[PDB]
Context: one part of a larger RNA, bound to proteins that are not shown
C1' cells in the first nucleotide's frame, strides 16, 4: 500500500516502528538538531548514448549481470622541457658480465652566406672586445610500417567437390486392367486381266481411358510448420523424346543446359575451402579514471571537388618584439545609396500654336517642330542625405586581448529572429531559397513567453530557511494590489480575420436653418400660356429628341415620383394655417457591431471566472519576482603589496588584501587518483589472522583513501622511482550465467 495517474527521483515532511548513550541531583529526566528504517501529503522534474541546424522524440544502440574489449612498437624527421660536455657524440665490433669498459669509421658544428655550373667571398665593435654547438632522457606531432579499433561487396593463387542436380556412357529392372483398329493377308462379288469394293483375319501408333510409377496445374491448410518446400482434395503423362537400380565420365571463366542466366552437395551474372590477408572503405559504428585554465568553426580560395582535403580566417601552449589592441572626442577627406527630380536616355499625359496632309475660298478631320502644364525608372541623374569607411591628434581602459617565431589543433552540413521598412529569386507564399548588417542558439544553465533551441531579461566556482532588483507580474490557480485618481466599452470586445455595410456611444471644431416660429406632426393648396415643339398608332409633366422660358402668385419643376394604351388620378419639390424648442449634416481623430463555415472534444484569455472589471487610454504608489547584484562563510587562479631565502640582486616561496577572474561542444594546455609488475625488499607486516568478500563509520575538490565488526585461512608491499597487455555503460561488441 485496492479514491487515485506520468524517466519513479529530488527538496520539504505529519505519522508509525525499532533502538542507544550522557549526567547534576537526589537513583529522574531531560539532554544528545540523539541514531536507524519507513513516508501519508506538498512543490519541482519528458532516460542515457550516438548523430545532428535542432531529439522526450514516433531517429540509432543497449534484456540484465560478471569477466574481456580499441592512441600501440620500432626506426627516421619537426619541436618543447631537463641535463652532460665545451667542439660534441660514436656505429658495427672487441674484452668482460653478480657489471661494465672500450671501439674515430661515420655524423653534426666550427664553415664563408651569392651561384645552374664554373667563378667568387673584409662578421660586429673600437678602448682590457663580442665572435659555434652537440649528444642523451621525457613528452607532443610527422614519415614508413596492419598504425586507435571493428565492418564489406570483391580480386588473385592452390586444392576439394557430379553420393544433390544437368547431360552422357555401360549393365540390369519396370509399366494392373480396358479400348481403338494402320499396313499386310485371305473367302463369296466385280474387272479382258492386273487392279477395286464388301467381309474375315491381323495388331500398328512419341494412339485412347485408367492404377502402380513419373510429374507438380488449381484451391485450401500450414507459415519457428509434421516439413529450411509438407498435407488434403481434385490435376497431367502413363510403350515412350518413358520411368528407374548399380557403377562410371565431364570441374569453376570451367562443366552441363529441349535455353530459365537454369543447375554443378539446403544462398551460382562465375561453387566450396585454405592461402596473399590484418585487401581496401573520403562511409557507418565504437573509443574505458579525476579536477583545474583557455576555447572555436560551419566563411573565402582551390580541388573528378561538394559526405574529403589543402592554403587563408577563427582555437591553444610557449617565447620574442611594439606601445599597442579596443573604444570615444575633435579635425579632415572621396562619395552617388535612401529620398527626390526631369537637366540626359528610356518610358509616357493634357493643352497652345502652326507646318503640313487630306475634305467640300473653306475644312467639329488628324497635324510634325517648338511653347506651356505635368513628373515614372535596378541597369536614368540637374540634385542628394543619415549612417558607414580612410587618415592625423588627443582622452578612457592597465587589460597584450596587438604583431610575430615555434609546436598542437579542430572546423570548411549551420538554425532562427529583426514590418516584405537592406534586398534578389518565389506568389510582397513557405518553418522556401540566396546575399548584406545586428543578436541568440550552436557551445548556455537560470526567470518570463501555458507548454517552448533561435523571442524578452540575464551569463551557473561552491554553501546559507539573509537582502535588492531585471523581464514579467500583483482576484484564484500562483509569490505580490477585490491598489489610487480622471476618462472610455458593455461587444466576454478584451481573448483571431479584409474590402464593404450599418451608424451605437462619447470628445472637439465647423455648416445650415431657427421666436422674423425652425424641424417632426395635423390641415389646405401645389396653378395659367400648354396638349411647349418634334416624334408619333398614341404620346397630353412623366417611351424618345430638342427647348426648359414666361405669367399670375402665398406658392408651385414645361415635373421629382408613381401610375395610365394615351388621357385620368394620387403624391413630392414649393407655399399658407395650427402647434413649440431647438433641429439636420460636415470635419478630425476615441471605443464598440455585422461581414466570420471543417472535420476524436469545449478547443482563438492556459483554466476558473471577470463589466458590481480582474477590459481600454492616461497619471501614480507600494510590493512580488532570476543561478543578475549585494551580505556572510569557503576554494582555485591572478594582481598588488609585504617579508624571507637566492645569486638572479632578482627568481622562487610564505602571508595579507582585492566591487579582480572562474557556463562551455570540437579542441589545446596544466595538475592528479587507481590497477598489474619491478627495484628499494634475505626489509616491513601477518594464528596479536594476509589477500579477497559483505556491512558500517570517518576523511579529501575528485578519481579515491582509511578505521572497526563479520567472513576467510596464507600471503601482502610503506616511501620514492621505474615498466605498461593500466581504468567500461553502450561497438545489432565477445564468452559465460540468468
Nucleotide at each position: 500500500a485496492a479514491c487515485a495517474a506520468u524517466c519513479a527521483g529530488u527538496c520539504g515532511a505529519a505519522g508509525g516502528a525499532g533502538u542507544a548513550g550522557u549526567c547534576a541531583a537526589g537513583c529522574g529526566c531531560a539532554c544528545u538538531c540523539a541514531c536507524u528504517c519507513u513516508a501519508a501529503c506538498g512543490g519541482c522534474g519528458u532516460a542515457c548514448c550516438u548523430u545532428u541546424u535542432g531529439c522526450a522524440u514516433g531517429a540509432u544502440g543497449g534484456g540484465u549481470c560478471a569477466g574481456c574489449g580499441a592512441g600501440g612498437a620500432a626506426a627516421u624527421g619537426g619541436g618543447a622541457a631537463g641535463a652532460g660536455c665545451g667542439g660534441c657524440u660514436u656505429a658495427a665490433g672487441c674484452c668482460a658480465u653478480u657489471a661494465g669498459g672500450u671501439g674515430u669509421a661515420g655524423g653534426c658544428g666550427c664553415u664563408u652566406u651569392c651561384c645552374a655550373a664554373a667563378g667568387g667571398u673584409g662578421g660586429a665593435a673600437u678602448c682590457u672586445u663580442c665572435u659555434a654547438g652537440u649528444u642523451c632522457u621525457u613528452c607532443c606531432u610527422a614519415u614508413u610500417u596492419g598504425a586507435c579499433c571493428c565492418g564489406a561487396a570483391a580480386c588473385c593463387g592452390a586444392u576439394c567437390g557430379a553420393u544433390c542436380u544437368a547431360g552422357c556412357c555401360a549393365u540390369g529392372a519396370g509399366c494392373a486392367g480396358g479400348u481403338u483398329g494402320a499396313a499386310g493377308a485371305g473367302a463369296g462379288c466385280u474387272c479382258u486381266a492386273c487392279a477395286g469394293g464388301c467381309c474375315u483375319u491381323g495388331g500398328a501408333g512419341g494412339a485412347c481411358c485408367g492404377a502402380a510409377c513419373c510429374c507438380a496445374c488449381g484451391u485450401a491448410u500450414g507459415u519457428g510448420g509434421c516439413a529450411a518446400a509438407a498435407u488434403a482434395c481434385g490435376g497431367g503423362g502413363a510403350u515412350g523424346a518413358c520411368u528407374u537400380g548399380u557403377g562410371g565420365c565431364u570441374a569453376g571463366g570451367g562443366g552441363u543446359g529441349a535455353a530459365a542466366g537454369g543447375c554443378c552437395a539446403a544462398c551460382c551474372a562465375a561453387g566450396a575451402u585454405c592461402g596473399g590477408a590484418u585487401a581496401u572503405a573520403g562511409c557507418u559504428g565504437g573509443u574505458u579514471u579525476u579536477c583545474c585554465g583557455c576555447g572555436a568553426a560551419a566563411u573565402c580560395u582551390a580541388u573528378u571537388u561538394c559526405a574529403g582535403u589543402a592554403g587563408a580566417g577563427c582555437g591553444u601552449a610557449u617565447g620574442a618584439u611594439g606601445u599597442c589592441g579596443a573604444u570615444g572626442g575633435c579635425c579632415c577627406g572621396a562619395g552617388g545609396u535612401a529620398g527626390a527630380g526631369c537637366a540626359c536616355u528610356c518610358a509616357a499625359u493634357g493643352g497652345g500654336c502652326u507646318a503640313g496632309g487630306g475634305u467640300g475660298c473653306u475644312u467639329a478631320c488628324c497635324a510634325a517642330c517648338c511653347c506651356c502644364a505635368g513628373g515614372g525608372a535596378a541597369a536614368c541623374u540637374c540634385c542628394g542625405a543619415a549612417u558607414a569607411c580612410a587618415g592625423g591628434c588627443c582622452g578612457u581602459u592597465c587589460u597584450c586581448g596587438u604583431u610575430u617565431g615555434u609546436a598542437c589543433a579542430g572546423a570548411c552540413a549551420g538554425a532562427c529572429u529583426u514590418u516584405u521598412g537592406g534586398g534578389g529569386u518565389g506568389c510582397u507564399a513557405a518553418g522556401a531559397u540566396c546575399c548584406a548588417a545586428a543578436g541568440u542558439c550552436g557551445a548556455g544553465a537560470g526567470g518570463g513567453a501555458a507548454a517552448c533551441a533561435g523571442c524578452c531579461c540575464a551569463g551557473a566556482u561552491c554553501g546559507u530557511a539573509c537582502g535588492c532588483u531585471a523581464a514579467g507580474g500583483u482576484c484564484c490557480c500562483u509569490a505580490a494590489g477585490c491598489a489610487a485618481u480622471c476618462a472610455c466599452u458593455u461587444a466576454g470586445u478584451g481573448g483571431a480575420a479584409a474590402a464593404g455595410g450599418a451608424a451605437g456611444u462619447g470628445a472637439u471644431c465647423g455648416a445650415g436653418c431657427g421666436a422674423u416660429g425652425a424641424c417632426a406632426a395635423c390641415c389646405a393648396g401645389g396653378a395659367g400660356g400648354u396638349g411647349g415643339g418634334c416624334u408619333u398608332g398614341g404620346a397630353a409633366g412623366c417611351a424618345g429628341c430638342c427647348a426648359u422660358c414666361c405669367u399670375u402668385u402665398g406658392a408651385a419643376g414645361a415635373a421629382a415620383g408613381c401610375g395610365u394604351a394615351a388621357u385620368a388620378g394620387c403624391u413630392c419639390a414649393c407655399u399658407g394655417g395650427u402647434c413649440u424648442a431647438g433641429c439636420u449634416c460636415c470635419a478630425u481623430g476615441g471605443c464598440a457591431c455585422c461581414g466570420a463555415a471543417a472535420a476524436u472534444g469545449u478547443a482563438u484569455c492556459a483554466g476558473g471566472g471577470c463589466u458590481c472589471a480582474a477590459g481600454u487610454g492616461a497619471u501614480u504608489c507600494a510590493c512580488c519576482g532570476a543561478a543578475g547584484c549585494g551580505a556572510c562563510g569557503a576554494g582555485a587562479c591572478c594582481u598588488u603589496g609585504c617579508a624571507a631565502g637566492c645569486u638572479g640582486c632578482u627568481u622562487u616561496u610564505c602571508c595579507a588584501a582585492g566591487u579582480g577572474u572562474c557556463a562551455g561542444u570540437a579542441g589545446c594546455g596544466g595538475a592528479a587518483c587507481g590497477u598489474u609488475c619491478u627495484g628499494u625488499c634475505a626489509a616491513u607486516c601477518g594464528g596479536a589472522g594476509a589477500a579477497g568478500g559483505u556491512u558500517u563509520u570517518u576523511g579529501g575538490u575528485g578519481a579515491c583513501a582509511a578505521g572497526a565488526c563479520c567472513u576467510g585461512g596464507a600471503g601482502a608491499u610503506a616511501u620514492c622511482a621505474g615498466a605498461a597487455g593500466u581504468g567500461a555503460g553502450a561497438a545489432u561488441g565477445c564468452u559465460g550465467a540468468c
Annotation
Solved structure of RNA (26S rRNA, nucleotides 668 to 1418) from Brassica oleracea var. botrytis, 738 nucleotides shown. It comes from the structure "High resolution structure of B. oleracea mitoribosome". The reconstruction used 219,403 particles. An Rfam search finds the family "Bacterial large subunit ribosomal RNA" in it. Method: electron microscopy, resolution 2.11 angstroms. The entry became public in 2025.